The RNA with a sequence from Leptotrichia shahii has 40 modelled nucleotides.
Crystallisation conditions: 0.1M Sodium malonate, 12% PEG 3350.
Entry title: Crystal structure of RNP complex.
It was solved together with CRISPR-associated endoribonuclease C2c2.
Released in 2017, the model rests on X-ray diffraction data to a resolution of 2.65 angstrom.

Context: bound to proteins that are not shown
RNA sequence: CACCCCAAUAUCGAAGGGGACUAAAACGACA
RNA sequence: AUC
RNA sequence: AAACUC
Numbered sequence: 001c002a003c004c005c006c007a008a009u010a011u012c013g014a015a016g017g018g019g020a021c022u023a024a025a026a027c028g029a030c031a
Numbered sequence: 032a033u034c
Numbered sequence: 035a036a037a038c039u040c
Stems, first nucleotide, its partner, number of pairs: 002022001003019004
């Protein structure tokens, strides 16, 4: 320095999108 | 306990 | 949504 996944796909306006399916976050007695 |  | 109501 996030990570994985999605086509007719090595490549074609995926220049799109999914993710409690995955980490992190979140949740957490007294504080 | 700035959002 | 807009015009009207605050």